[PDB]
RNA sequence: UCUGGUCAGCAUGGC
RNA sequence: GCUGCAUGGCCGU
Numbered sequence: 001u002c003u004g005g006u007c008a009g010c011a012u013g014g015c
Numbered sequence: 016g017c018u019g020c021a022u023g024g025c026c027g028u
Stems, first nucleotide, its partner, number of pairs: 002027001004026003010023002013018003
């Protein structure tokens, strides 16, 4: 850098 | 149960 990956480890705004 | 294009953290590269 890739709007990289994970709200499914946990945390957390909104719905 | 939705949104990792609202985020922390951590990770890959």